[PDB]
Context: one part of a larger RNA, bound to proteins that are not shown
RNA sequence: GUAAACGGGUGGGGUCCGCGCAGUCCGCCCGGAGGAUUCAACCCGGCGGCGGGUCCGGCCGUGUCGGCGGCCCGGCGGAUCUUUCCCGCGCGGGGGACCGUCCCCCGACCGGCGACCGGCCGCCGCCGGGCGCAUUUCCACCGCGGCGGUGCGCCGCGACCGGCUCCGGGACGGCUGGGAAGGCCCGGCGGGGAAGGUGGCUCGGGGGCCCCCGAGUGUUACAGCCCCCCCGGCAGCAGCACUCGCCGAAUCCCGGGGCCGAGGGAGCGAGACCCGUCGCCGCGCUCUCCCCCCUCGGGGGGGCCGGGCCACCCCUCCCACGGCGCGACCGCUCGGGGCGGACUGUCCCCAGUGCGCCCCGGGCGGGUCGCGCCGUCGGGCCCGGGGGA
RNA sequence: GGCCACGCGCGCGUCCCCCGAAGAGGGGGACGGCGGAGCGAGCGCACGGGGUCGGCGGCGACGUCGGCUACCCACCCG
Numbered sequence: 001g002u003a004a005a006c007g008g009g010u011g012g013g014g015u016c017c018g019c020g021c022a023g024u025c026c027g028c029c030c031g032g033a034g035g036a037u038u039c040a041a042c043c044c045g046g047c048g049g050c051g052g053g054u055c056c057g058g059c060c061g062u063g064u065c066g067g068c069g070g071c072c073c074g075g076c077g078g079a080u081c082u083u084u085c086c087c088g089c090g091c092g093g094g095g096g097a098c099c100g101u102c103c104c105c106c107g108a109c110c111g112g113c114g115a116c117c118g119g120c121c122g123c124c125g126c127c128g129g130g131c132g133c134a135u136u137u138c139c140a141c142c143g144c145g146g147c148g149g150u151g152c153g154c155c156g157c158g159a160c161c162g163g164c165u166c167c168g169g170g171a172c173g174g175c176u177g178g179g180a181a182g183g184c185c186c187g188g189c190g191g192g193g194a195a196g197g198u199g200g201c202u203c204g205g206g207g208g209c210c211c212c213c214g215a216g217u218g219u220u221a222c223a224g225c226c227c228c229c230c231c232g233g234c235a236g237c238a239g240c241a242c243u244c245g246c247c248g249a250a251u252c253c254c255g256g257g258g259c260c261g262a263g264g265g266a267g268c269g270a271g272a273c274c275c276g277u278c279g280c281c282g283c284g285c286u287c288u289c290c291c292c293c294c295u296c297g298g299g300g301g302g303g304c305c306g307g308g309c310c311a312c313c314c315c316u317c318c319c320a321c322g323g324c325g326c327g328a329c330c331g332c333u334c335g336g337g338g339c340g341g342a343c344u345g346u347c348c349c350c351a352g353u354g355c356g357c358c359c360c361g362g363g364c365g366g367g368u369c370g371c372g373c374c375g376u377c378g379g380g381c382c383c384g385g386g387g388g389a
Numbered sequence: 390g391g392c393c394a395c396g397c398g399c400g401c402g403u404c405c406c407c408c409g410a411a412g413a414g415g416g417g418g419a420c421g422g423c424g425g426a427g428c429g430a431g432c433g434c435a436c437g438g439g440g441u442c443g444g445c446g447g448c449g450a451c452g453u454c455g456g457c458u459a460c461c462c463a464c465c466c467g
Stems, first nucleotide, its partner, number of pairs: 006467008016456003020453002025149005030143003034139003042130011055119003058113004063109005069104002075101004080097003086093001153448005158442003161261011172248004179244002183234003188231001190228004200217009282434006289303007305396002307393004312387004317380003320376007327368001329366004333361001335360002338358001399424002401421008
Other pairs, nucleotide, nucleotide, family: 014459cWW023449tWH026027cHS033140cWW037038cWS039136cSS040132tHS041131cWW053055tHS054056cHS063108cWW068105tWH070074cSS070102cWW085095tHS133134cHS173250cSS176238tWH182235cWW187231cWW194224cWW195219tWH195220cWH195223tWW197198cHS197218tWS198221cWH199218tHS220223cWH236239cHS237239tWS238245tHS247250tWS262439tHS271272cSS278438tWW280437cWS288304cWW312388cWW316383tHS328367cWW337358cWW338357cWW340354cWH341353cWW342352cWW343351cWW344350cWW369370cHS408415cWW409413tHS410413cWW435437cHS450452cSS451452cHS
C1' cells in the first nucleotide's frame, strides 16, 4: 500500500466563538444604617367612566292623523283617466285630475337615549395646586437573612417517588387413578412363580485336606426378585433425600439491574391573596372512657356495647348431580295355547311358513307427584330451628 | 373460635317467640328497598388524574471550560 468519493457513530488535532474563568435575576417580608418630598384623609380646579322617571333639550326608528301645506308656492315616475277650459281633420300636441314613491314641514301618540349627542344631578376614578412634615410614604446601600419563581459557568454524585422491562429469592394452596411410585414398621398369617440363580451340591482352573474364579442343578438355603394377599399401619405427599405433571378468585410477600420523567392555573371554597400539600381511591387519630409496656411530656398496644353468618351437638325442609334397589306405564321378543290363508315330490289326521284377536313366559330401553337408600369440604344471600367456659 | 363494606331513635309492614283468659290482646327478637320536613369538622399518612429533593461535591485565566454543528485525520459498521 486495497482508486477516490459517500452514510451512521465516536475519538484526536486545529481555527474560531462564548467580555466563560468565582457565576444570574427580581417580587414580598425581617433586621441594620442614611435621605427626601410629602403617605392617608380633607379643600379647590380640571378631565374622564357609569346611571338617571327624559330629570331638560337635541333627537332617532316605526307606524298615525289634518294635508295648511307642491305641477303658480318642492320633485320624480305610471300600458291610470281627461279639452267634455287650449293652437293640427268630427282626426294631433299641451295643460289638468288620479295613483305610486316622495320631499321638506306644522305637531301629537309608541320604543329608546341606542354604539347619534349635549346640559344638569348622583357615584366612582385620575390629574394639578393647597393643607397634612412624621410610628405615614418613597428612594438608594448592607445582611455570605427568610419566603416564592426562573435558574445555576463547567464537570459530577446521591436519594426517594412513579411508568416500562428483564431477572432473583421466600412462602401458600388446588387437581389427578381424590396422583404413580417410593420410605419405615426384620410386615405380619401365607400362597404362587421363576432367573440376569443366593447358599449348597457336581465339574473344570487357582493360593499352604484348609481359602478364590468359571460352567451346570434350581426354587431359599449361609442373598435376593416378581404377582396375589385376610388385610395393612405410620410418616410424608407432585417432597427442604432435585424420580415423573398441569395450575392459581385454588396467590401472595420481598429484593436487584436497565431505560424513562412527557404534562404544568387540578381552588364551587375563604369571597381565595407565601408556591391551589388539590380530585378519585385506600387508610389513621381526635371531638368517649379505662387500662397495659417502654422513655420522661414522648413512643408502642388492648379495646370501650349490641347484632347477625359460619366452625360444634341435636333434628330438619327442598332442589341438583351420580349410583343402587323396588314398583306402575309405554315401546322393543329365545318362546308357549287355542282359527284363516298359503307352501313342500316325506302327501294316512305327511311335514313346514306367515297373518287377525285374546291368554301366558324371559330379557332390554324410555318417560314415571314415581318411591326409598347411599355419596357431594354440592346449592338454597351456607333453607331453617334450639345450646354451650 | 372465625368472619361481616353489620351498627340512631319513633311508627309502619314481613317472619320467628311467649303467654294465648275465642289459637282474641298484648308482651319480645330478626329483616326492610316503607313513612313530611335541611349539617358533621379537624388534623394527618399515602402503591392515589406523568419528578422531585425544603440533597451534595470538585474545579476554574495567558492556562484551562464549554460549543453533538462547521476544517483535517483515524477507526468500526454500511
An RNA structure (28S rRNA, nucleotides 431 to 1311) from Homo sapiens, in which 467 nucleotides are resolved.
The structure was determined by electron microscopy at 2.77 angstroms resolution and released in 2025.
The PDB entry is titled "In situ human unrotated hibernating without CCDC124 state 80S ribosome".
The entry has 79 different proteins, among them 60S ribosomal protein L14, 60S ribosomal protein L36 and 40S ribosomal protein S11.
Primary citation: Zheng et al., Nat Commun (2025), "Visualizing the translation landscape in human cells at high resolution".